[PDB]
C1' cells in the first nucleotide's frame, strides 16, 4: 500500500476551493485484525 466490519456520523459539523462572503463547489473522521 490492500482488503472487510464498523465506529463515527453524514447533514448540524472539521476542512479546502471559487467567489457574489452569500453561497455553491468539494473532500474528509475513528478502530479489530490479517497480507
Nucleotide at each position: 500500500g490492500g482488503c472487510u466490519u464498523u465506529u463515527g456520523c453524514u447533514c448540524c459539523c472539521c476542512g479546502u476551493g471559487c467567489u457574489u462572503c452569500g453561497g455553491c463547489a468539494c473532500g474528509g473522521a475513528a478502530a479489530a485484525g490479517c497480507c
This is an experimental structure of RNA, with 35 nucleotides shown.
Keywords: human telomerase RNA, hTR, P2a, P2b, J2ab, RNA.
The depositors describe the entry as "Solution structure of P2a-J2a/b-P2b of human telomerase RNA".
Released in 2010, the model rests on solution-state NMR data.
The 2010 paper behind the entry is "Inaugural Article: Structurally conserved five nucleotide bulge determines the overall topology of the core domain of human telomerase RNA".